Entry title: Cryo-EM structure of Cascade-DNA-TniQ-TnsC complex (composite) in type I-B CAST system. An RNA, together with DNA: 200 nucleotides with solved positions. Ions in the entry include magnesium. The structure was determined by cryo-electron microscopy at 3.6 A resolution and released in 2023. The sample was in a buffer at pH 7.5. The 2023 paper behind the entry is "Molecular mechanism for Tn7-like transposon recruitment by a type I-B CRISPR effector". The entry has 7 different proteins, among them Type I-B CRISPR-associated protein Cas8, TnsC and Type I-B CRISPR-associated protein Cas11.
Context: bound to proteins that are not shown
RNA sequence: UUGCUCAAGAGAAGUCAUUUAAUAAGGCCACUGUUAAACGUAGGUGAGUCGUGGCUUUAUGCC
DNA sequence: GGCCGCTACGTATCGTAGATATATCTACGCGTAGATATATCTACGTTTAACAGTGGCCTTATTAAATGACTTCTCCATGATCTAC
DNA sequence: GTAGATCATGGA
DNA sequence: ATATATCTACGCGTAGATATATCTACGATACGTAGCGGCC
Numbered sequence: 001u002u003g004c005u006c007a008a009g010a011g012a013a014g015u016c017a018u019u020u021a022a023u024a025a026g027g028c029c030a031c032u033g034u035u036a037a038a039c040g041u042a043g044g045u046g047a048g049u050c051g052u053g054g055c056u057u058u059a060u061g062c063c
Numbered sequence: 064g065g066c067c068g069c070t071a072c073g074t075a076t077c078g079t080a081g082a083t084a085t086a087t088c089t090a091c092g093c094g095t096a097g098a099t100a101t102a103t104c105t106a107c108g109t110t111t112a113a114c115a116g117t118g119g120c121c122t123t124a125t126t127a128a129a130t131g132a133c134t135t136c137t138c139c140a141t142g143a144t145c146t147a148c
Numbered sequence: 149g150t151a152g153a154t155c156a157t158g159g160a
Numbered sequence: 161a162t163a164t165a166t167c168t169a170c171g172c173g174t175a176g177a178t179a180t181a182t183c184t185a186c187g188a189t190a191c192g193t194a195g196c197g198g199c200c
Stems, first nucleotide, its partner, number of pairs: 009138003013135001015132005021126005027120005033114005039108002053063003064200025090174001092172012139158010
C1' cells in the first nucleotide's frame, strides 16, 4: 500500500396510580343376587351236650 | 535214780512228670465304606345362568378497560470575505 | 497578491 | 426330589493250632530229734 490513511449515536429516563367473579341451585326418584345340590363310593347275615376248682362275704364277679 | 546213746519216725526238701499259660503263625469271617436301586397311597369337583342401567339436563346475566404520554440536543454545505505572510 | 480561517446564509 | 435299605469288595481282627518252658502236685529220701533202753 485499497474513494484508502483517522473515525464511539453518544451521555438520561418506574408503565405507573385503583378494581371480590360475584350473587341461586337435591344427582334425584324404582329395584330380592336369586332359584338346586349327601363330602360323599361300601364289599351283608348261617351255629348243640350236662354238671364246677384258685381268689371274693352267702349272693356275685376274675381266671 | 540220773545221764547218754540209739534208732524210729516225721518232715522238709528236691526231683520229676504232667497240666498249662502263652506267644506266634496263619486262615477266615466280619465291619465297614462305597455304589445303587427303590419308595414315597388319595382325590376330586372346584359352578352351572342371566344381566354389567334404564331418563333428563352438560349453565343460565354481564362486563370484552378505564388515561396520558408516540424524543429529548448536536453534529449543515458552500461560497464570499477577512486577514496574515 | 494568495491561501487559510472566519463568517454569512438560510421557512414553515 | 429326597432318604434309606440293600448288594458288594476289601482289609483287619480273632481265631485256632501247636510247641515249649515253667509252675505245680506228688512221691522218694536223708536228716534232725526226742523218746526210750541201757549203764554207772